[PDB]
Annotation:
Method: cryo-EM, resolution 2.5 A. The entry became public in 2017. Solved structure of RNA (rRNA epsilon) from Leishmania donovani, 97 nucleotides shown. The depositors describe the entry as "Cryo-EM structure of of the large subunit of Leishmania ribosome bound to paromomycin". The reconstruction used 141,028 particles. Shalev-Benami et al. published it in Nat Commun in 2017: "Atomic resolution snapshot of Leishmania ribosome inhibition by the aminoglycoside paromomycin". The entry has 42 different proteins, among them 60S_ribosomal_protein_L32/GeneDB:LmjF.21.1720, 60S ribosomal protein L18a and Ribosomal protein L15. The entry is indexed under Leishmania, ribosome, aminoglycoside, paromomycin, RIBOSOME-ANTIBIOTIC complex.

Context: bound to proteins that are not shown
RNA sequence: UACGUCCCUCUCCAAACGAGAGAACAUGCAUGGGCUGGCAUGAGCGG
RNA sequence: GGGGCUC
RNA sequence: GUCCCGAGGCGCUGAACCUUGAGGCCU
RNA sequence: CAUGCUCAGGGACACA
Numbered sequence: 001u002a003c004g005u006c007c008c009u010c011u012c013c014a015a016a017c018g019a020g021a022g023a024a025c026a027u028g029c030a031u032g033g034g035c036u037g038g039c040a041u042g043a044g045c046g047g
Numbered sequence: 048g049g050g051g052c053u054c
Numbered sequence: 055g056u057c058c059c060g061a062g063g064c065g066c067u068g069a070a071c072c073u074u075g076a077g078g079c080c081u
Numbered sequence: 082c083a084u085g086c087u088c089a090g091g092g093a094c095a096c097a
Stems, first nucleotide, its partner, number of pairs: 004094005009023004028086005033080003037072002044066003050059002054055001
Other pairs, nucleotide, nucleotide, family: 002096tHH003095tWS012014cHS014019cWS015018tWS015077cWW025087tWS026087tWW027029cHS027084tWH036073cWW039070tWW041067tSS042069tHS043067tHH047063cWH048061tHS049060tHS052057cWW073078cHS081083cWH
């Protein structure tokens, strides 16, 4: 000098803390829809 | 809808 | 006959809500 | 299954 490794960030098969498994513009994360399940028929309105 | 007011 | 008070009931209505989050599913 | 968000990731070693 380079290949790289580690921290910070994200995930959870791991976890007292470290370590580990992973990902690092990736449906990765966020919210929504549908599913799947739980409870058991909501506010409101009318006879 | 057990019943119970009003006019 | 009419109109109001009355818990409950019935109808809209297996509605409404909750569903990944120490961490369910589907691009 | 739909859309949002990212816009030359940042620091430290590797390296008397």